[PDB]
An RNA: 23 nucleotides with solved positions.
Method: solution-state NMR. The entry became public in 1998.
Entry title: STRUCTURE OF THE 3' HAIRPIN OF THE TYMV PSEUDOKNOT: PREFORMATION IN RNA FOLDING.
Kolk et al. published it in EMBO J. in 1998: "Structure of the 3'-hairpin of the TYMV pseudoknot: preformation in RNA folding".
On the sample the depositors note: RNA WAS CHEMICALLY SYNTHESIZED FROM TURNIP YELLOW MOSAIC VIRUS.
RNA sequence: GGUUCCGAGGGUCAUCGGAACCA
Numbered sequence: 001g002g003u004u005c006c007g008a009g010g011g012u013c014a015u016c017g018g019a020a021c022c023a
Stems, first nucleotide, its partner, number of pairs: 001022008
C1' cells in the first nucleotide's frame, strides 16, 4: 500500500470488524 478467510451487527437507513500474509 493492498489481497484474502470467517464472523458479527440493526430493528423505517448498511455496513463493519478480528486475524494471517503478499510486494